This is an experimental structure of RNA (28S ribosomal RNA, nucleotides 10 to 429; 5.8S ribosomal RNA, nucleotides 2 to 157) from Plasmodium falciparum 3D7, with 571 nucleotides shown. The sample was in a buffer at pH 7.5. Sun et al. published it in Nucleic Acids Res. in 2015: "Dynamical features of the Plasmodium falciparum ribosome during translation". The structure was determined by cryo-electron microscopy at 5.8 A resolution and released in 2015. Rfam match: Eukaryotic large subunit ribosomal RNA. Its Rfam clan is "LSU clan". Rfam links the family to the GO terms structural constituent of ribosome and ribosome. It comes from the structure "Cryo-electron microscopy reconstruction of the Plasmodium falciparum 80S ribosome bound to P/E-tRNA".

Context: one part of a larger RNA, bound to proteins that are not shown
RNA sequence: GAUGUUAGGAGGGCAAAUCCGCCGAAUUUAAGCAUAUAAUUAAGCGGAAGAAAAGAAAAUAACUAUGAUUCCUUUAGUAACGGCGAGUGAACAAGGACCAGCUCAAACGGUUAAUCCUUCGUUUGGUGCAAACCUUUCGACGGAAUUGUCGUUGAAUUAUUCCAUGAAUGCCUUUAAUUUGAGCAAAGUGAGCAGGAAUGCUUCCCCAUAGAGGGUGAAAGGCCCAUAGUUCUUUUUAAUUUAUUCAUUGGAAUUUUUCAUGUCGAGUCGUGUUCUUUGAGAUUGGAGCACUAAUACGUGUGAUACAUUUCACAUAAAGCUAAAUAUAUGUAGGAGACCGAUAGCAAACAAGUACCGUGAGGGAAAGAUGAAAUAGUACUCAGGAAUGAGCAAUUAAAUAGUACCUGAAAUCGUUAAGAU
RNA sequence: AGCACAGUCUUAACGAUGGAUGUCUUGGUUCCUACAGCGAUGAAGGCCGCAGCAAAAUGCGAUACGCAAUGAAAAUUGCAGUGACUGAAUCAUCAGAAUGCUGAAUGUAAACUACACCAAUUCCCUGGGAAUAGUGGUACUCCUACAGAAA
Numbered sequence: 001g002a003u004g005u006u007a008g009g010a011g012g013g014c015a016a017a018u019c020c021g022c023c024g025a026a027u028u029u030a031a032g033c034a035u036a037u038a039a040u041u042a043a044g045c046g047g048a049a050g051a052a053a054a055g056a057a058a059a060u061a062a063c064u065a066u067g068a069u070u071c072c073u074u075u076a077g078u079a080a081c082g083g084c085g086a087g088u089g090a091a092c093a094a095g096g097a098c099c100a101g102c103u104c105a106a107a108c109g110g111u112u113a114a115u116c117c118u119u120c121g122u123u124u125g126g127u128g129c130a131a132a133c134c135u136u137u138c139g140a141c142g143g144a145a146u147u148g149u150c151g152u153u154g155a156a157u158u159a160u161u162c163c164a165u166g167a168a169u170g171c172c173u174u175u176a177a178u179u180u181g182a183g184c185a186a187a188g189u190g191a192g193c194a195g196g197a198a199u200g201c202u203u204c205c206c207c208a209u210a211g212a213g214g215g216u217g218a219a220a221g222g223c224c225c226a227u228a229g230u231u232c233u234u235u236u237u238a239a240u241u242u243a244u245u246c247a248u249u250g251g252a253a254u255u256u257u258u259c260a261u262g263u264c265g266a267g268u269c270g271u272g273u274u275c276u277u278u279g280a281g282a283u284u285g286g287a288g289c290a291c292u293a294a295u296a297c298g299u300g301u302g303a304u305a306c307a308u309u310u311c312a313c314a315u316a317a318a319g320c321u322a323a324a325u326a327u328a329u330g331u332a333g334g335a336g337a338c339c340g341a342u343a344g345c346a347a348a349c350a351a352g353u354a355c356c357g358u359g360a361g362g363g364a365a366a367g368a369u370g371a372a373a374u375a376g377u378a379c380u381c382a383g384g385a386a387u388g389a390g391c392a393a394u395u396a397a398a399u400a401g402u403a404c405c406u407g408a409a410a411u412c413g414u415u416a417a418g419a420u
Numbered sequence: 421a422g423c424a425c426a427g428u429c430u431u432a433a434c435g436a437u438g439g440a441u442g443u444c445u446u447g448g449u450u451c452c453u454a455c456a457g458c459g460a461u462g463a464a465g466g467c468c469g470c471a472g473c474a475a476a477a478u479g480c481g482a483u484a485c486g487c488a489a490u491g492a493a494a495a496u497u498g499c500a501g502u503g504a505c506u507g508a509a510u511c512a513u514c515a516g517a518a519u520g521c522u523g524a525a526u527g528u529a530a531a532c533u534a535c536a537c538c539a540a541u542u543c544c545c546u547g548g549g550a551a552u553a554g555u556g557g558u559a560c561u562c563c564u565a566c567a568g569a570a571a
Base pairs, nucleotide, nucleotide: 003567004566006565007564008563009562010561011560013458014457019047020046021045022044029036033083059066060065070097071096072095073094080088081087101320102319103318104265108151109150114149115144116143117142119140120139121138126133154259155258156257159254160253161252162251163250164249166246167245168244169243174239175238176237177236182231184229188204189220190203192201193200205222206221207211213225214224215223270291271290272289273288274287275286276285298315299314300313301312302311329456330455331454332453333452334451335450336449338448339447355362356361367444368443376404379390380389381388382387405442411436412435413434414433415432416431417430418429419428420427465522466521467520468481469480470479472499473498487516489513490512491511492510495502496501527535528534536558537557538556539555540552541551542550543549544548545547
C1' cells in the first nucleotide's frame, strides 16, 4: 500500500426563524443611459448550535495616555467615497451592559518513555422496588510511539507559607432562599313583586390578606369550580452545624543567593501583477498568477507615492475559551386601547381538505335552533305518494321546525286605493 | 246571489324571495417571557392496515381508537356488551411494552409485493424435548485493532 460480511466503532438523512460558509443577478435609481445604484442583497449549493460567531494584541494613541471579545449609547450622516451627479460612507476616544483566561509547537528533562490505548479482568464505596446508574486501585495479556508520547516554562540554591494527600475515633444539626406537583380554602340559594326559569327588581341581611375569571334555565363577592390566603411534600444552594489525633509522599507560590541569556510558526510575510472588494484614496481586504524574505539591534504598525533616519506601540504566518448578544422557527406560557365571520392566518369547519392542472404546481366555498331536544314536530283526517289541514300537539315562543338567531335592499305574489 | 275592461304605472298593507345589518365566538393576531435537534438504537415524509356493530377526521400499529404501571378512581350505553361495596368501568398521568410496510434506506431491485447468497431458525422444560423455508446477516466511505498474502 492492497485484501477481508475479520473485532470494536463513526459518517450519510431530515428540519431552518436566529447563525455560519461558498456561489451569486436583475427589476430598480440617475425623470434617458453605459460608470455608480439596487447589492457584497434575492435565488442557488453547503455546514452548526440553544445560541453560534469572535476573542487574549504583528491593538489604539501621541495623552498626565489607554490595554481580549461581544453588545448598547455614541462618534456620525462626520472623515471619506462618487459620470464629486444621483447617491454612498467608516474608525478612535467617552458613558455603560458585561468582563476570564489561556496551550500547543519549538526551547528544556535520557537515571533504559517519566507516555498512550484496546482486549481480558478485579474491588472500596453509594442510591433505586427493580431496571440501572454512580464512585474505585489493582494486575495481566496485547499493541501504538522516540520520523517523539509524557513532564516542564530559563536553571539551580535558600528560607517561609500554602496546597493536594491516607488511617482511627467523632459527626451530618438547624434554618433561609429557589422551584414542582399537592391540599385545605369566607357569607344568603333570605323575604316580597312581576316572571317560562333569577344571578332581575326591590327589601332585610352578611363575607372579604377571596368585589380576578368561568360556569350556573336573564346581570351572583355570599350557587359550583375557581380565586386571595396558607399548610405541607418536590428541585438545588446558600448560611448555620464538629472535629480530634497518627501517616506517608508529592506539589506550588513567594523569598534569598548564585548562573542563563536561550526563544519567538516560510512558497508564509513581502513585492510586482491582475481581477474582486472597500471608506482606502499614486490599491483597504480577499483571491489567482509571477518573483519570493528577515531573524529580535529582527519586521509588523503609526489611513499620500518616495528615498535617508528617528521615536512610540506591537509581537504575524499554530490553537482553544464562559458571559452580556440574536432568535418572522418548533413547543410551552402570559398578553392586548387588535379582527369579530366579504374581517382576521389561505383556513373559528371533517382546511392545507374538497376541487382544478400531464406535471412542477394552483387551491376554495364552508360558524350561530332552544333554557332544556333525557323537550326535535305526537296523534287524527284528506292524500297513490309527496304533502296539506286540524276542533288535534311540544315548547314561554314553531311566521323558533333542525340548509332552524335577527332577517335589510334588489325582486316578485295577494288585496286595497289612485292613475294612465 | 250580484257587482267589478284588462294591461301598464304608482302607492300602502300583508307576504314570498334573498342573506345584509345587529348580536354573538372552544378562532385568528401580534408582542413579551421561557426552554429548545431528531436520525442506521432506522427520523421526518409516505403508504398499508386496525373499532362488535365503524365511512371521514382524530387516535393507534397484527398486543392496532388500549397494553402494563401510576394517580384519580364507579360507572360505562347510539345499539350491544362490561364492571362497582378496589391493579376491572371511567378519566388523566404514562417512567415498562409494543414499534406493520417502507422511506437516508443500506443484499441486487422496482409501473415488480421480482430476485440473489451466506447463516437453517424458533420455542418449551432442567441437562433434555418440541416446533416452523420461517427468521436474521450481507450497501458506500471512513477510523482504531487483528490477520495471512507482497517488495